tRNA Glu from Escherichia coli: 68 nucleotides with solved positions. It was solved by X-ray crystallography to 2.88 A. The entry is indexed under protein-RNA complex, radical SAM enzyme, transfer RNA, iron-sulfur cluster, TRANSFERASE-RNA complex. Protein in the same entry: RlmN methylase. The depositors describe the entry as "X-ray crystal structure of C118A RlmN with cross-linked tRNA purified from Escherichia coli". Schwalm et al. published it in Science in 2016: "Crystallographic capture of a radical S-adenosylmethionine enzyme in the act of modifying tRNA". An Rfam search finds the family "tRNA" in it. Rfam's curators write: Transfer RNA (tRNA) molecules are approximately 80 nucleotides in length. Their secondary structure includes four short double-helical elements and three loops (D, anti-codon, and T loops). Rfam links the family to the GO term triplet codon-amino acid adaptor activity. The family's RNA type in Rfam is transfer RNA.
[PDB]
RNA sequence: CCCCUUCGUCUAGAGGCCCAGGACACCGCCCUUUCACGGCGGUAACAGGGGUUCGAAUCCCCUAGGGG
Numbered sequence: 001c002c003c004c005u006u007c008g009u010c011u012a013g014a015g016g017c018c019c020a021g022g023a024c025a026c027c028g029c030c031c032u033u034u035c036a037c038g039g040c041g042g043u044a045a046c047a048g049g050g051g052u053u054c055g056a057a058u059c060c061c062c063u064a065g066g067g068g
Base pairs, nucleotide, nucleotide: 001068002067003066004065005064008024009023010022011021016054026042027041028040029039030038047063048062049061050060051059
């Protein structure tokens, strides 16, 4: 000098298909029959700040942390 950072975890994402989708975890309810623990449901994130744009997770800058 360059690249990366999205729920607890792994990830979806290319200026409007996203006030962010999924799986698992977690939590809740139920098990009077799915069980070598079963069924259903719910909470939960764009690293922090500043800009550009009618509109930003997405483009520019600065910071922190991480890799070459």